Context: one part of a larger RNA, bound to proteins that are not shown
RNA sequence: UAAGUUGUUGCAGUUAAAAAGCUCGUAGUUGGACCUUGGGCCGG
RNA sequence: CCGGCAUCGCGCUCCUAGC
RNA sequence: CCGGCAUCGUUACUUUGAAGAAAUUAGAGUGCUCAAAGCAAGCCAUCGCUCUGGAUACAUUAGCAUGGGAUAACAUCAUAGGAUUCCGGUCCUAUUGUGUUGGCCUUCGGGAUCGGAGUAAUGAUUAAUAGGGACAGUCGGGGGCAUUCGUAUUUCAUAGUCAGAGGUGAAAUUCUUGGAUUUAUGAAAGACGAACAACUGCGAAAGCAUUUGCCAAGGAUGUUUUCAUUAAUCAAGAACGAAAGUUGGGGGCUCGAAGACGAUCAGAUACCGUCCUAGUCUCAACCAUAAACGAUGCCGACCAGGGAUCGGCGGAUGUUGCUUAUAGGACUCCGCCGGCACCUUAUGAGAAAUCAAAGUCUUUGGGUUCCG
Numbered sequence: 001u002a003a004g005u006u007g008u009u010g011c012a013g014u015u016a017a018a019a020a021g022c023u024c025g026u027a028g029u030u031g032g033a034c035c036u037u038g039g040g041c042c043g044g
Numbered sequence: 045c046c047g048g049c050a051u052c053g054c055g056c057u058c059c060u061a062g063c
Numbered sequence: 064c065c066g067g068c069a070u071c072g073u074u075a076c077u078u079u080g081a082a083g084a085a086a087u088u089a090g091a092g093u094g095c096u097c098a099a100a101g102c103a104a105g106c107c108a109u110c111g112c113u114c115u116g117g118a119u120a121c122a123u124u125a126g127c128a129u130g131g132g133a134u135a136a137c138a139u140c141a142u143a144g145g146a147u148u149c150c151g152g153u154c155c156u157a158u159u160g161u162g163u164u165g166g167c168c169u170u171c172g173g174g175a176u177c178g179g180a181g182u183a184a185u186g187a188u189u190a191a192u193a194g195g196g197a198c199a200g201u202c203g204g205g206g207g208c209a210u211u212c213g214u215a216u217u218u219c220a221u222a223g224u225c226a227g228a229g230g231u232g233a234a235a236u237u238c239u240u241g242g243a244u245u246u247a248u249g250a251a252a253g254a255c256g257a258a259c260a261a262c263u264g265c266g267a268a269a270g271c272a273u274u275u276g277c278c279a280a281g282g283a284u285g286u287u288u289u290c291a292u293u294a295a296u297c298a299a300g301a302a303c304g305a306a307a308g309u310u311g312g313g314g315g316c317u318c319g320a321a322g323a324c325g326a327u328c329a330g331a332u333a334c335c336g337u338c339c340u341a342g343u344c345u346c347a348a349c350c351a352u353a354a355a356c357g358a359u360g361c362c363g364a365c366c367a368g369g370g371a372u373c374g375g376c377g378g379a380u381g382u383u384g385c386u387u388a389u390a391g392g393a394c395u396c397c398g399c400c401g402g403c404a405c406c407u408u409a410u411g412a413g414a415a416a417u418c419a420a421a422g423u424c425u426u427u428g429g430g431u432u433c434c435g
Base pairs, nucleotide, nucleotide: 004427011435013433014416015415019432021303023301024300028296029295030294033188040049043046072137073136075134076131077130079128080127088120089119092102093101146182147181150179155173193293194290195289198285199284202281206278207277208276209275212256213255216252217251218250219249220248221247222246227238228237264271265270308349309348310347311346312345313344318342322338323337324336325335360431361430362429364423365422367407368406369405372402373401374400375399376398377397378396379395411418412417
Other pairs, nucleotide, nucleotide, family: 012018tWS012434cWW017435cSS020432tWS021268cSS022267cSS022302cWW025299tHS026298tWH027297tWS037038cHS038051cWW039050cWW041048cWS042047cWS058068tWH058069tWH061062cWS066067tSS074135cWW078129cWW081126cWW090118tHS095099tWH101103cSS103115tWW104114cWW105113cWW106112cWW106113cWW140186tWS143185tWW145183cWW148181tHS151178cWH152177cWS153176cWW154174tWW156173cWW157171cWW161164tHS190291tWS191292tWH196288cWW200283cWW201282tWW203265tSS203280cWW204263cWH205279cWW210274cWW211273cWW214254cWW215253cWW223245cWW225226cHS225242tWS225243tHS226239tWS226242tHS227243tSS229236tHS230235tHS231233tHS233326cWS234325cWS235325cSS235336tWS261272tWW266269tHS268303tWS284375tSS304351tWS304355cWS305352tWH307350tWS317343cWW319341tHS320340tWH321339tWS326334cWH328330tHS331333cHS359421cWH366420tHS370404cWW382393cWW385391cWW408419tWH413415tHS413416tHS417421tWS
């Protein structure tokens, strides 16, 4: 390398290993729509 | 593909600054 | 009179360039005889020399410069302390008139403040089948406090009757003429809350079923109320957490780990039977675990058909043992929203069992936490 058996691309978690007893919550991560460059003249 | 532009494209004195 | 101007918000992202040590990597040329290599060499009359080569690319991030400005961040117009063509005053610095050096100042050049007239379309997206909050009538076995009840059981007391009763596969331990069991009236105590009771309700889960009142809370539905992104999920940290168990009090009916007996048996420290301790129950405080299970985290979208059912709302005439009359309440049909589920089926998935969510996966990317 084969190995998508470390998985960013790209694995898994009903019963094969694996959802925390349950909710809150700071950091982290993530976060609805909307503001013309729209209707065109121009020359290859 | 793109300059170069008009629509109802906030300024330029100071450099590049059009005939 | 004219494009193509610089400062009075910041960045990521992309575009092009710079400047980037060589060797190595890629890659051009070149017949070292080929090749790995090397950087050479090749033609001339392979004759006083000619012709030369020794390219070019990639270089993640950070830094520098150039254009773009879709996407995505952080900051920020509502005390107007906002923009704005002009107007003299609070004031200083002095330049061509100081041919030299200057050094205060008149119109004049900018700070900077600053009072007023001026102009303008004078300046705040919408109200998410996001979220919060308000309101209206409800709903529920959601919680806490107090309270009314019901039989049964155990014990007690009173009365009656008289040989058994209890238990079991069969018995025995045990109780019994000191009257057991059974029957009847009343009392006490403590637990429990039958039937109704369901492929029903409420709760974050654990959990929550007798009555009534009080206290605070909640979901859903309804709404042309209000705010206006306030949200999703979450290391650290926090609340709750069945049963058992622990420390103290209270209570101690029933049941009953431990223990003691009677059976069974090869034995029986078990199943079965009898008696019973902690415990079961409550108040205060601990504990922090369960097959704590839907063995399925939470938020969002899409996706298939149906009848039930629970809560609210809307729409239909027709019916009552109602109702001063209708209106409402009970019932029938239709629709919407939100729940607990069920059934039938793939065009789906899966190793399958199965699953309308375990579906929208090699045509593989909505967000996030935990974990193998």
Primary citation: Tanaka et al., Nat.Chem.Biol. (2024), "Boric acid intercepts 80S ribosome migration from AUG-stop by stabilizing eRF1". This is an experimental structure of RNA (18S ribosomal RNA, nucleotides 608 to 1112) from Triticum aestivum, with 435 nucleotides shown. The entry also models magnesium and zinc ions. Among the 74 different proteins in the entry, which are not shown, are 60S ribosomal protein uL3, 40S ribosomal protein uS10 and 40S ribosomal protein eS24. The structure was determined by cryo-EM at 2.9 angstrom resolution and released in 2024. The depositors describe the entry as "Wheat 80S ribosome stalled on AUG-Stop boron dependently". An Rfam search finds the family "Eukaryotic small subunit ribosomal RNA" in it. The family is grouped with related families in Rfam's "SSU clan". The literature on the family includes a 2001 paper in Science by Yusupov et al., "Crystal structure of the ribosome at 5.5 A resolution". Its family is annotated with ribosome and structural constituent of ribosome in the Gene Ontology.